Solved structure of RNA (ribosomal RNA 18S, nucleotides 1460 to 2203) from Leishmania donovani, 679 nucleotides shown.
The depositors describe the entry as "Cryo-EM structure of the small subunit of Leishmania ribosome bound to paromomycin".
It is bound to paromomycin (PAR).
Ions in the entry include magnesium.
Shalev-Benami et al. published it in Nat Commun in 2017: "Atomic resolution snapshot of Leishmania ribosome inhibition by the aminoglycoside paromomycin".
It holds a match to the Rfam family "Eukaryotic small subunit ribosomal RNA". Clan: SSU clan. A reference for the family is Yusupov et al. (2001), "Crystal structure of the ribosome at 5.5 A resolution", Science.
Context: one part of a larger RNA, bound to proteins that are not shown
RNA sequence: GGGGGAGUACGUUCGCAAGAGUGAAACUUAAAGAAAUUGACGGAAUGGCACCACAAGACGUGGAGCGUGCGGUUUAAUU
RNA sequence: GAC
RNA sequence: CAACACGGGGAACUUUACCAGAUCCGGACAGGAUGAGGAUUGACAGAUUGAGUGUUCUUUCUCGAUUCCCUGAAUGGUGGUGCAUGGCCGCUUUUGGUCGGUGGAGUGAUUUGUUUGGUUGAUUCCGUCAACGGACGAGAUCCAAGCUGCCCAGUAGAAUUCAGAAUUGCCCAUAGGAUAG
RNA sequence: GCAUUC
RNA sequence: GUCGAAUUCUUCUCUGCGGGAUUCCUU
RNA sequence: GUAA
RNA sequence: UGCACAAGGUGAAAUUUUGGGCAACAGCAGGUCUGUGAUGCUCCUCAAUGUUCUGGGCGACACGCGCACUACAAUGUCAGUGAGAACAAGAAAAACGA
RNA sequence: GUCGAACCUACUUGAUCAAAAGAGUGGGGAAACCCCGGAAUCACAUAGACUCACUUGGGACCGAGGAUUGCAAUUAUUGGUCGCGCAACGAGGAAUGUCUCGUAGGCGCAGCUCAUCAAACUGUGCCGAUUACGUCCCUGCCAUUUGUACACACCGCCCGUCGUUGUUUCCGAUGAUGGUGCAAUACAGGUGAUCGGAC
RNA sequence: GAAAGUUCACCGAUAUUUCUUCAAUAGAGGAAGCAAAAGUCGUAACAAGGUAGCUGUAGGUGAACCUGCAGCUGGAUCAUUU
Ligand code: PAR
Numbered sequence: 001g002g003g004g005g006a007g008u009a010c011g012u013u014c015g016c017a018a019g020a021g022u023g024a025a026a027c028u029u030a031a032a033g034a035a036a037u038u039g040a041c042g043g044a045a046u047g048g049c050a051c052c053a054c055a056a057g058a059c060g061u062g063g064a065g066c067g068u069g070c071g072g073u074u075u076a077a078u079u
Numbered sequence: 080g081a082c
Numbered sequence: 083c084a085a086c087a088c089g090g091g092g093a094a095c096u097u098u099a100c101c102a103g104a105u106c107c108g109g110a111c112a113g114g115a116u117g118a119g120g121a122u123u124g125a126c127a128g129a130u131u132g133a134g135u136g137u138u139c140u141u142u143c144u145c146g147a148u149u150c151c152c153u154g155a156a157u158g159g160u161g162g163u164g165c166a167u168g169g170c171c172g173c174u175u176u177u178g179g180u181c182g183g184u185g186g187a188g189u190g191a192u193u194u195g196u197u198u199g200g201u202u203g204a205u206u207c208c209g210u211c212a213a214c215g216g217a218c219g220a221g222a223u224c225c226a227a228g229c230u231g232c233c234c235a236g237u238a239g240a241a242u243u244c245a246g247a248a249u250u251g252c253c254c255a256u257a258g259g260a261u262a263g
Numbered sequence: 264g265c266a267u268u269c
Numbered sequence: 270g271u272c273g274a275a276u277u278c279u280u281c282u283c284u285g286c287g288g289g290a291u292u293c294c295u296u
Numbered sequence: 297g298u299a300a
Numbered sequence: 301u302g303c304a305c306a307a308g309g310u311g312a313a314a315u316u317u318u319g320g321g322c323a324a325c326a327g328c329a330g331g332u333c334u335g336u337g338a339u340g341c342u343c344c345u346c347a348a349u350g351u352u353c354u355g356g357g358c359g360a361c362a363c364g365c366g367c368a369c370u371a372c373a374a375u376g377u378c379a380g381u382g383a384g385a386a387c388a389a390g391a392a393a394a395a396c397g398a
Numbered sequence: 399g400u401c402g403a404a405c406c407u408a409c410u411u412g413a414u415c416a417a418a419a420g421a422g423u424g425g426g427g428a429a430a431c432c433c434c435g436g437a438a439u440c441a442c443a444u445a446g447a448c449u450c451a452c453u454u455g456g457g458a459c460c461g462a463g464g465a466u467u468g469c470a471a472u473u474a475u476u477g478g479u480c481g482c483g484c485a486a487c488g489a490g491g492a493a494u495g496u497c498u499c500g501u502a503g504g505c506g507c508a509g510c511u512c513a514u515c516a517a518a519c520u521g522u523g524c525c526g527a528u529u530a531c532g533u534c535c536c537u538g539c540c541a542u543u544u545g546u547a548c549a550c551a552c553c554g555c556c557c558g559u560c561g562u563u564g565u566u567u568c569c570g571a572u573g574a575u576g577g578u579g580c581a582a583u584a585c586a587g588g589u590g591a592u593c594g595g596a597c
Numbered sequence: 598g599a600a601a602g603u604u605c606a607c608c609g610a611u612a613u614u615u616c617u618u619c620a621a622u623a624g625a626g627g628a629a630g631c632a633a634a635a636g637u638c639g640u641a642a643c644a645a646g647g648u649a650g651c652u653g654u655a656g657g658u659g660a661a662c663c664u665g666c667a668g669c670u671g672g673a674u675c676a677u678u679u
Stems, first nucleotide, its partner, number of pairs: 002029003011022001013020002038549002040546003044543007053533002057497005064370002067367005072361002080088001100356005106350001112153003121148001124143002127140003158344002161342003167338001169332003172328003179218003183214002185194003199208002224320004229288004235282001238279007246269004291314001293309006372490001376448003379444001380442003390431001397401002405426003409422003455487001460481003465476001503525003507521003552646001554643001557639002560636001562633008572623001575620003579616001581614004585609001587608005593602001597598001649670009
C1' cells in the first nucleotide's frame, strides 16, 4: 500500500495557551502522480530579420459631400 | 456567400 | 490579418438564386386498363384572365400513334450539408525550410546527419564534425525592361540631287526684358 | 563654298 | 498635300536566335 | 581598407 | 587559411542588375456543393425547390462601419493658346441575303 | 460553293446659325485604316478676367426643355442645355493605411465588365520628389539556450470564496432504546436440619 | 410409622434501585466534505506566471491570498581576489 475525505472526527495523554503526539470511518473518484521526448508558449537570456514593423519622412484615411460594398431597421420580398 |  | 469596389457581384427584363401569380414536363423506360368504331396534338371567335395567354370553360375542326390514364420508377434543381468529398484558391509563410537510406546513441518516444564559428536574401557557402552518401525547396531555368550583333522592311524610316511653290529685310509692339548662330 | 520652309 | 520625280542608304523602328555582368579589376 |  | 565584405574603377547596367512568374514538406475541420455533364448522402419532384412567362425585388433608409471619388482654393478657378505618350481594342453563325 | 451586312473608325455634312445629334462617303481583319495615335498633368513676356471671400472655391440637391440605348427608362440608363447652388466643406478628435527611385504622389489613357452605364479592377504611359540606406523601441517572424502544471498547445491551463441542487458524516441544549456487568435490599420455590405428630 | 404445619441455615429465580459499560437513536442550531452542461467575484499557481516558488510559525484580510521571522532549491545561479 490508487487519489481523496484527512492528519479530519471521536477518545485519551501532554501544554499557561497556541498547539503536540496518537489517529479513524461513512461517503467519494479513473486516475493522481514520476522521469524523460517532441512540440507550442514566456511581461527569460542570446544572435538575426521585415516600410503587410518602427525610425527619419512623404502622401493620406478617421471630420464634410457623394459613389460602392457590409451591418442593422424596414419589407410581400429587400436572394 | 465571406466577419 | 487571411470578410466589407470581394464572389470578376457596374443585376432595368434576362441574369435570379427572392416575392405575388400563371403556364409548361424537359415524369425516360417498364407493367396494367381505354385505343384506330380514335390514343391524342394544336387552335379562330367569345367568356375566363394581368394577358388579340385555347391556361381553362363554351364551340367544332385539325394532328394521326409521337400521346394519354393508373402503378412502379427515373431526371432536374443557383435545394440542403464545404463539418461527407474531388478540384482549384487562399492562408499558415516573403519565410529558409522539410525528408529517406545505411552507420552511431538510447529500454523507448526519439536523436545524429540537419552544428556550435564566421558568411549570405538563402541548412547560401567555407570550416569543424559519429557520421557518410543522396532527394526536394533555395540558386538555376522562364518572362519583361535597360546597352548591343547578325538578319530586315511599297505593313518601319531616313537622307540626298534636279524640278514646283513660300518667305526674303528699310522695318525695333500700345510699355517690350532674358536667351545659340 | 551654299539663307530658309514643305 | 508640293497629295513631285528619281537613287543611294540602315542612324532611329520592328525581331528570331546571340553577345554583355563575373565581385571582373583596384586598395 | 575589413576579415585573417 | 577560407568563404567573403566595404569603398572606388570599368561600364549601358555593379551586386539576387531591375521587376515579376514559378515555389518543397506538413497543415487549417479557411473558402467554394452559386463555375462545370465535379461529386456522395439527403430533401423537392406535376397547382413541383424542375422550367418558363408577367410584374416586383436585389437599389428600399432614424443609423453604425470598410473602401474610393470630389473638394475645402491664389503653388488657385476661369477663358484662351502652344508643345505633346505608351499599352491597346476593332465585324457573325449548318442563321437571313445575294 | 464564293461574297455582302452586324465592329471600330477618319472625312464631309447637318450649317444663310447652340450643344447633343442625325445623315452621306471612304477605310480597316488591325505595324498596313484610325495615325505624324494633337491624353491630361504641365507650359505661356496670355502685357486675359477674378483678389482672400464660403467668393468666379466646391458642385451635393432638383426644376424644365431636348436627344440617343433598348422589346421596355417609372423607383431620373446615359449624354447635352439653361436654371438651382443660401448643401456641407476654411485642411480635419481618439485613432489608422501604404511607401526607399523613374519610386511616393499627381496626371490622364486603354482594355475588362458592356445593347445602354465606371468614382471599379487589370494594364500603360506622362510629370516627378521628401527622407532613410538604420534599428530591434513597438508589432511580428527565424534560429540557439533555458523554464513549463501547456498539447485543438498562453485565445492555454488553473485556485478559492460566493449562489443553486443532491447527498454522507461530525458537533449540539434536550429527548430516548435494548442488553450486559457491579451490589443493594425485598424475596417465589426447593434442599438440609429442628420441632410437629392429624391418620 | 408418618402427611399438614413451625423455626433456622443454604442454593436461588424474579422484582426494584444505584452507578459502570456495550450497541443502537430523535434534535432547534452550528459546521465540514463530496457530487452534479455552460451562474457571480477576482486571478493565486504553471514562464523570472509578471512581487521566484515552497516549509515551519505568527498576525491580518470578500476570496483565492498578502505580510513578518528563520529555513530549503524541488531556482531563475553547480562558476570568477589562484
Ligand atoms: C458547479 O460549477 C458544479 N461544478 C457544476 O457541476 C454544477 O453543474 C454547477 O455548479 C451548477 O451551478 C465555476 N465558477 C462555475 C461552475 N458553474 C461551478 C463551479 O463551482 C465554479 O468553479 C464549483 C464549486 O465551487 C465546487 O468547487 C465545484 O464546482 C463542485 O464540484 C468546490 C471546490 N472548488 C472543490 O475543491 C471541490 O470539488 C468541492 O467543490 C466539492 N465538490

The structure was determined by cryo-electron microscopy at 2.7 angstrom resolution and released in 2017. The source organism's lineage runs through Eukaryota, Discoba, Euglenozoa, Trypanosomatidae and Leishmania donovani species complex.